[PDB]
RNA sequence: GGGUCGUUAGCUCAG
RNA sequence: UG
RNA sequence: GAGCAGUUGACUUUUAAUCAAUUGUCGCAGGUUCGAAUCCUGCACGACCCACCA
Repeated sequence: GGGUCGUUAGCUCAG
Repeated sequence: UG
Repeated sequence: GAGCAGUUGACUUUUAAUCAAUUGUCGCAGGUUCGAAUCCUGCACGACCCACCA
C1' cells in the first nucleotide's frame, strides 16, 4: 500500500 | 429493494 | 420490530421477581432505483487477509 465481510430504538439482537 |  | 432498559400500571404491607401499557434508530454522506435497513462505490471503520530476497 493492499481484498473479504461487518456499522440497525440507550444496551443485546431480527427484517 | 416496500 | 422484539425483549433488557426507562416510565407506567396491575401484584404486594412496601419491594425484588412476574404479567400489562409505553416512549424512542432504520449508520455519517454521496450515486443507482418510482422506492434503499436491504444495492453502488467510497471514508471513520473491524478480524478474517497478502506485502523483498537469496

The RNA (tRNALys) from Escherichia coli has 71 modelled nucleotides.
The entry has 48 different proteins, among them 50S ribosomal protein L35, 50S ribosomal protein L19 and 50S ribosomal protein L34.
It holds a match to the Rfam family "tRNA".
Taxonomically the source falls in Escherichia (Bacteria, Pseudomonadati, Gammaproteobacteria, Enterobacteriaceae).
Crystallisation conditions: PEG 20000, PEG 550mme, KSCN, Tris-OAc.
The 2016 paper behind the entry is "Novel base-pairing interactions at the tRNA wobble position crucial for accurate reading of the genetic code".
The structure was determined by X-ray crystallography at 3.2 A resolution and released in 2016.
The entry is indexed under translation, ribosome, mismatch.